[PDB]
Molecule: THF riboswitch
RNA sequence: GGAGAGUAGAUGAUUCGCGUUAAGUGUGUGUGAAUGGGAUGUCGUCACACAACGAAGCGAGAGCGCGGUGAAUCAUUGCAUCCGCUCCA
Ligand code: H4B
Numbered sequence: 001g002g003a004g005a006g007u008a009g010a011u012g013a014u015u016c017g018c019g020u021u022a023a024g025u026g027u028g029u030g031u032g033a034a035u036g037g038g039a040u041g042u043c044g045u046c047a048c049a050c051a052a053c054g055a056a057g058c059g060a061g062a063g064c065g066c067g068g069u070g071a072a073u074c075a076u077u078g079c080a081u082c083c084g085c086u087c088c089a
Stems, first nucleotide, its partner, number of pairs: 001088004009077009018067003027051007037083005057064002
Other pairs, nucleotide, nucleotide, family: 005084cWW006036cSS006037cHS007078tHS008044tSS008078tHS019022cSS023055tWH023067tWS024054tWW024067tSS026052cWW034044cWW035042tWH056065tSS059061tHS059062tHS079080cHS
C1' cells in the first nucleotide's frame, strides 16, 4: 500500500409485559450525558426541565383489540477525523 473486524442506534420477527382511569410514543425550546480497542465528535442516540398537541375500545367469559407502547432474544443494518488491531502485500 490493499482488505477487514468492531460503537451509539435503526428496521423487522417472536415472546413476556405496560397503558387504554392515557402513561408511553411523537413534536418544540433549553440543559446535560453516553457513544467500534484509544482520543475527539454531531446535522446521529439518550436523560431531564419547560411548552404545545393528540388516542379505540370491547367480550358472558377464556380472552380479543387498540397504542408512531416497554423490555428480552433473534435476524437485517450499522462510526466521521485520527491512532491502534487482524489478514494479505
Ligand atoms: N402523541 C402525542 N403526545 N401527540 C400527538 O399528536 C401524537 C402522539 N400523534 N402519538 C401520533 C401518535 C403521532 O405519533 C403520529 C403523527 O400519528